The depositors describe the entry as "Specific features and methylation sites of a plant ribosome. 60S ribosomal subunit". 25S rRNA, nucleotides 417 to 1453 from Solanum lycopersicum: 974 nucleotides with solved positions. Ions in the entry include potassium, magnesium and zinc. The 2022 paper behind the entry is "Cryo-EM structure and rRNA modification sites of a plant ribosome". An Rfam search finds the family "Eukaryotic large subunit ribosomal RNA" in it. On this family, see Yusupov et al., Science 2001: "Crystal structure of the ribosome at 5.5 A resolution". The entry is indexed under Solanum lycopersicum, cytosolic ribosome, 80S, plant, rRNA, RIBOSOME. It was solved by electron microscopy to 2.35 angstrom.
Context: one part of a larger RNA, bound to proteins that are not shown
RNA sequence: GGAAGCGGAUGGGGGCCGGCGAUGCGCCCCGGUCGG
RNA sequence: UGUGGAACGGCG
RNA sequence: AGCCGGUCCGCCGAUCGACUCGGGGCGUGGACCAGCGUGGAUUGGGGGGGCGGCCAAAGCCCGGGCUCUCGAUACGCCCGUGGAACGCCGUCUCCCCGAUUGUGGAAGGCAGCGCGCGCCUCCGGCGUGCUUCGGCAUCUGCGCGCUCCGGACGCUGGCCUGUGGGCUCCCCAUUCGACCCGUCUUGAAACACGGACCAAGGAGUCUGACAUGUGUGCGAGUCAACGGGCGAGUAAACCCGUAAGGCGUAAGGAAGCUGAUUGGUGGGAUCCCCCUGAGGGGUGCACCGCCGACCGACCUUGAUCUUCUGAGAAGGGUUCGAGUGUGAGCAUACCUGUCGGGACCCGAAAGAUGGUGAACUAUGCCUGAGCGGGGCGAAGCCAGAGGAAACUCUGGUGGAGGCCCGCAGCGAUACUGACGUGCAAAUCGUUCGUCUGACUUGGGUAUAGGGGCGAAAGACUAAUCGAACCGUCUAGUAGCUGGUUCCCUCCGAAGUUUCCCUCAGGAUAGCUGGAGCUCGCGUGCGAGUUCUAUCGGGUAAAGCCAAUGAUUAGAGGCCUCGGGG
RNA sequence: CCUCGACCUAUUCUCAAACUUUAAAUAGGUAGGACGGCGCGGCUGCUUUGUUGAGCCGCGCCACGGAAUCAAGAGCUCCAAGUGGGCCAUUUUUGGUAAGCAGAACUGGCGAUGCGGGAUGAACCGGAAGCCGGGUUACGGUGCCAAACUGCGCGCUAACCUAGAUCCCACAAAGGGUGUUGGUCGAUUAAGACAGCAG
RNA sequence: CUGCCGAAUCAACUAGCCCCGAAAAUGGAUGGCGCUUAAGCGCGCGACCUACACCCGGCCGUCGGGGCAAGUGCCAGGCCCCGAUGAGUAGGAGGGCGCGGCGGUCGCUGCAAAACCUUGGGCGCGAGCCUGGGCGGAGCGGCCGUCGGUGCAGAUCUUGGU
Numbered sequence: 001g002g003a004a005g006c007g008g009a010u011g012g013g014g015g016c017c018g019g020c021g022a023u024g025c026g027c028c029c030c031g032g033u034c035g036g
Numbered sequence: 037u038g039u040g041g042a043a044c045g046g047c048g
Numbered sequence: 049a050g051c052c053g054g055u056c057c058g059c060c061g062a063u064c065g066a067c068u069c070g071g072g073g074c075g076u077g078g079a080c081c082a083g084c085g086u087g088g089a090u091u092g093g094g095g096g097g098g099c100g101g102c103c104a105a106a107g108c109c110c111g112g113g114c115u116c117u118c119g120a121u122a123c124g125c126c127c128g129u130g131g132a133a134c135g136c137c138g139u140c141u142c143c144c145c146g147a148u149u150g151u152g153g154a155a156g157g158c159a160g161c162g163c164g165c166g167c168c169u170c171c172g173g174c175g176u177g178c179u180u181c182g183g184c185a186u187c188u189g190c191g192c193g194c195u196c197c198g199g200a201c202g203c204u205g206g207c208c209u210g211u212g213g214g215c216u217c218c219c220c221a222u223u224c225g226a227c228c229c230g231u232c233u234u235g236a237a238a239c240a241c242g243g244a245c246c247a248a249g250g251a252g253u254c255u256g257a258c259a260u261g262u263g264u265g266c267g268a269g270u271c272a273a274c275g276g277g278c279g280a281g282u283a284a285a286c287c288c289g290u291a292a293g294g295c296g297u298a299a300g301g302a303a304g305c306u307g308a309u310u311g312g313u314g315g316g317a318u319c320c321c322c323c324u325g326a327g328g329g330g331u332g333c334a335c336c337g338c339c340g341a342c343c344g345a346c347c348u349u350g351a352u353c354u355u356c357u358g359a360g361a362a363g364g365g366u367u368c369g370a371g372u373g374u375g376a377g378c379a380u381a382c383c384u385g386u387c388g389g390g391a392c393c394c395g396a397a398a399g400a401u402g403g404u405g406a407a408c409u410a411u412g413c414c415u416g417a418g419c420g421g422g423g424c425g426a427a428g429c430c431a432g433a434g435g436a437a438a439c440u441c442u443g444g445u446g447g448a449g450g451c452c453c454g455c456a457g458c459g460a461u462a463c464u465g466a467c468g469u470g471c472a473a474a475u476c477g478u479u480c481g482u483c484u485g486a487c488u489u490g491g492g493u494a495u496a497g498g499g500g501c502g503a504a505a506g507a508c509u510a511a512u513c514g515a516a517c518c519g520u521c522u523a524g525u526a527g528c529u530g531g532u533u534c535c536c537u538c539c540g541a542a543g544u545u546u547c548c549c550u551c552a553g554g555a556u557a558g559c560u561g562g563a564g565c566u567c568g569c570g571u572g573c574g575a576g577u578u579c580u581a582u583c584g585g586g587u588a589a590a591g592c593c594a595a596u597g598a599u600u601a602g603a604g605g606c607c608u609c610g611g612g613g
Numbered sequence: 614c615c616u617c618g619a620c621c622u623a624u625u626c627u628c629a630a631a632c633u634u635u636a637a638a639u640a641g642g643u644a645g646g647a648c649g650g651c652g653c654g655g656c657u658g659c660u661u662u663g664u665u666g667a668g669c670c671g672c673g674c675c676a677c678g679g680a681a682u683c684a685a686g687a688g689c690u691c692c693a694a695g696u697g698g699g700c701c702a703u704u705u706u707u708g709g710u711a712a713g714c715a716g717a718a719c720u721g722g723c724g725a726u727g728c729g730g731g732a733u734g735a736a737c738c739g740g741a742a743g744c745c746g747g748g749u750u751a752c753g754g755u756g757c758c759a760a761a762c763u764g765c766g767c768g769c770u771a772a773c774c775u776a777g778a779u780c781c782c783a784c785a786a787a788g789g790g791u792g793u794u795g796g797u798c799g800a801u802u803a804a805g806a807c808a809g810c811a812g
Numbered sequence: 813c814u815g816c817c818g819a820a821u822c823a824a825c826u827a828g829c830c831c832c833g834a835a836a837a838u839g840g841a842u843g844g845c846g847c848u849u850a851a852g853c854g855c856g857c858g859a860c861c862u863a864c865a866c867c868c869g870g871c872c873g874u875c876g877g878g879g880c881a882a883g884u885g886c887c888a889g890g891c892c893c894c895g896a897u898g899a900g901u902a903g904g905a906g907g908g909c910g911c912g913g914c915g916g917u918c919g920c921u922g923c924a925a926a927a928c929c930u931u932g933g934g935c936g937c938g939a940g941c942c943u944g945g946g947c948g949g950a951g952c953g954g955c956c957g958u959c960g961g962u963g964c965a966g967a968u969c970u971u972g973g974u
Base pairs, nucleotide, nucleotide: 006225007224009222010221011220012219013218014217015215016214017213020212024076025075026074027073028072029071030070031069032067033066034065035064038059040057041056042055044053045052046051047050078208080206081205082204083203084202085201086200088149089148090147091146092145093144094143095142096141097140098139099138100137101136102135108131109130110128111127113125159195160194161193162192163191164190165189166174167173168172175187177184178183228243229242230241231240244974245973246972247971248970249969254389255388256387257386258385259384261382262381263380264379265378266377269295270294271293275288276287277286299306300305311339312338313337314336315335319330320329321328322327341372342371343369344368345367346365347364352359353358392531393530395528399521400520401519402518403517404516410495411494412493413492414491415490416489417488418487419485421453422452423451424449428445429444430443431442432441433440434439457482458481459480462478463477465476466475497513499509500508534908535907536906537905538904539903544557546555547554548553558696559695560693561692562691563690564689565688566687567686574683575682577681578680579645580644581643582642583641589635590633591632596629597628601624603622604621605620609618610617612615613614649675650674651673652672653671654670655669656668657667659666699723700722701721702720704718705717707715708714728739729738730737743871744870745869746868747867748866749865753861754860755859756845757844758843762858764857765856766855767854768853769852777847788832789831790830792829793828794827795826796825797824799822800821801820809816810815812813872898873897874896875895876894877893878892879891880890909963911960912959913958914957915956916955917954918953919952920951928946929945930944932943933942934941935940
């Protein structure tokens, strides 16, 4: 290496995605503020 | 908390 | 009426609380992935133990008796409540490993046990009942716990803006799978047809009648429909049915006519009572089955009356009806179906009607024009020769003809040549027919569609002719071909019956869907099954040594018939 | 007189879709309770010599459901679509030499249906299906293609014809072989067979 | 007939495999390669492989069944629980998607509507829907009801373009 496309399954290379992935909560006193 | 007012409500 | 409250403002007392307020300390921790642990469910695989069955295994070993050999030192037979181990089958039971998987988020339930509630020397022992004497759900209750118990929890790490993680997106590779759609068809990837590609357009619609179903209003009624009164200054909405009208409210009969005496019964929903049964009473709607009665057609019947053809006391019918026996209709909306219409969309060959063409071509007519050079040599004529005449012969002259060769013209035989998406929807090349005539040709003029014209080929009549062209009827009709546009979900066929100028069609029944309705819950009254009892049958086989038919051979008797010798 | 055939009697070979005494298998019909039974009364214009029958009616009493199995239940009505070219197979079966031919019978299948096997195939074998994970199979297979043994056993075959190799299924016959392997019957043989050798 | 000879021999039938019988046209078919201590044929044993079939589990739909009010009470057209089950041409029906108006209602838009483009992303079994970015420069959409010249790959479909 005398079609290509297509179904299914991964892989390689791309592209893309920060709600793509958290950093709070409970109990203490220091002060401040606000109500009993 | 307990007493004063303002505007209202649930049950009837 | 009266009780019971919160919100907001203010005043006292009480002296705490709150804070997507700011710092500090302590504890705790999110998303995803992976590993491990302990278990549940499902499942595959591996290992061991107990018991039972058999010829109460066989055999083997031991003991005892018999038999006594060719593959030569046997073959085997019988015995023992002897012994040590297997085999197959069945069953009970213990342990080990791997794989896939956690759905649910209300319950500490169910089930089986343990420790306490009484003592002992604590692997156990101590009390009744039963017992196969091993044992036993016989005493086995409460409290608090445990577990193979009403479906997975726990721990640890990695990583968290990274060259990380994820991905349904894109390109590509690899293993497996894989023929082009649509269509008619028993059968399509088909050497069956449509489809080069894209955009946009592109096909069950509107209307009348009817029908079933469903929604809505009113109901023995219903309907504002023609029209009127009006009114959003108004195509709407609103109002009006007074003996209007439609449909319904009564049917039967061809018609004249007559016109519903008003339910019985077997099942049955619901409710009531007793009873707690597949129970017994009362209630008995809807619906179905069965049988009367009533009205009418037809038939039948006739006391008693009457205007003589009617009335009707009684009594009817294997007859007939789209009837009656306490109405169910009317209006309206929409789906589906039948039918008429363009009628799901596109499509004939035709038919009809009214018009337009003889600029092509066909034929007649009128008036014009056109057609080398040659060959043959008719009649008439001249001269000479022969002859009695008739007339004959020779030479010349002359120029006849739907005559010949052939130019132009006109035409078109052959190559079945070229060309055959051509120069050309008929041409080109060479070769051919005719060429003073039924010749060729211009213009004018006449004949027009079932008509013309035709030296006749159904030829020609404007690239159209076995009936031109144009418009219309016309969206002509088609039992025939083609097409007929979104998604999931559910149910799910038929190529068979009968009838048909029916056989490529239609209707009809079957098969199918949708809509339900009446009931029922195992007490079912149902079943493409069997069982029991019973009935019918004339295929398979068999039969001819049974009828009917077909058919082979001998044997005996050989009476009587024919045949021959 | 003989003689053949007719005749009669008892036998005998072989036969039938439109013959039959007999006579299956399979299939067909009916029945197995509450719509049953009994007792006492009643009705009639039908029926009888006859309250004799026939059917029906009323009352009272009895009726463990009166074979098995199943019962994803039973009944009733309305409106309507599609269809009315079929085809294949086992078996029965007609026409035909025959046909992937034509025509019927019962059932199933295809058509309308993928999926595993048969290399390939509408109908053969298995089996019918929502989207997935695990487990196990059906038919068919386990030398490679190609998932699973060149697994454990016995025999047969040797193809100088392309040996042979799996329902449908894609072919082969009569007839033959001193090829080879089993078996059956018979004959011969230590008293000496068979072959060769010997007289 | 006969001596040597010193161990088996002769005949028929039967049926397995094999061989003969056995001739066709492109080169070719146990499916191919190959296989003879078969990978052929007949009969066995063990294990193993292999379906959308069977079993267990998850999820979707369908069908059937049950629970939920002096309502702390609900798109009751809902929620929850239990069992069975899934092929489909012609054909029927249900629930949905999409297009353009009308009666209403709720909105969006020059701080950028419609249409169109995209290797942006996501939702739904699916018809489709939602959204990022771009282009564009003035309109548009959701929801309830109602209506229709309402959905194309085909028709040697129509027109235009290629």